[PDB]
Context: bound to proteins that are not shown
RNA sequence: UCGUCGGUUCAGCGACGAUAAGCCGAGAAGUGCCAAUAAAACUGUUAAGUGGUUUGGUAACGCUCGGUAAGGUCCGAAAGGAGAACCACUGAACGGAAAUUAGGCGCGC
DNA sequence: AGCGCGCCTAATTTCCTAATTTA
DNA sequence: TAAATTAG
Numbered sequence: 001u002c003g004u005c006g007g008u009u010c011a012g013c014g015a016c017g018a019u020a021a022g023c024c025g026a027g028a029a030g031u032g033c034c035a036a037u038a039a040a041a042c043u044g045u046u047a048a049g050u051g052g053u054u055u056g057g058u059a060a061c062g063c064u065c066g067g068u069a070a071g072g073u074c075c076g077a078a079a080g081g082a083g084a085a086c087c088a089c090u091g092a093a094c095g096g097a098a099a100u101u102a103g104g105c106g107c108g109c
Numbered sequence: 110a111g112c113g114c115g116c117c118t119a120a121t122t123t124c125c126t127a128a129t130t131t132a
Numbered sequence: 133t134a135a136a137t138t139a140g
Base pairs, nucleotide, nucleotide: 001018002017003016004015005014006013008093009092010091011090012089022068023067024066025065026064027063030061032058033057034056035055036054041050042049043048071087072086073085074081075080095125096124097123098122099121100120101119102118103117104116105115106114126139127138128137129136
Other pairs, nucleotide, nucleotide, family: 003070tWS005088tWS017069cSS020069tWS028029cHS029063tWS031060cWW037053cWW038052tSS039051tHS039052tHS040051tHS044047tHS059060cHS076079tHS081082cHS107113cWW108112cWW
C1' cells in the first nucleotide's frame, strides 16, 4: 500500500493474507504464422494484368475459458483438512438488470 | 515535444405477462 | 398441480 471474512455499497473496526500491479492449467471460436491450393470481382478485342481464396497444422496473442492467500471455534504434532458443523461489530444509505448511443480522452510521439 | 487511435464513460430507453390447458 | 403454451 492493496486485498479476504463479519446479509449488499461506501467508510471504520477485530482477525488475517500479500512478489497478488504475482504465479499457473487446459482448449482451439477468432486474429497473426507455416505448408499445400488459387475462387469471387474489376480493367481488359486479346494478351494478360490487379485481387487474394480454400483445406490442414502450430500455439506468440488486449486469444477463449478457468485455477491459485486471506476471521474465530474444531480435527489434525504443524502443514493440511470433504463451500463439514457453530460463532462474528459500528455509522450513512439501500430500484435493479440488460441493451444501445455518441463524444472526449489516456495512451499514442 | 501534435493530430490520429480505440475505447471508456456517461447518457438513455425498456422492463419488472397472464389465461388456459395437459400432466 | 405445477409445468407448458400461446395470445393480446
The RNA from Sulfoacidibacillus thermotolerans, together with DNA, has 140 modelled nucleotides. It was solved by cryo-electron microscopy to 2.95 angstrom. The PDB entry is titled "Cryo-EM structure of the AsCas12f-HKRA-sgRNAS3-5v7-target DNA". Hino et al. published it in Cell in 2023: "An AsCas12f-based compact genome-editing tool derived by deep mutational scanning and structural analysis".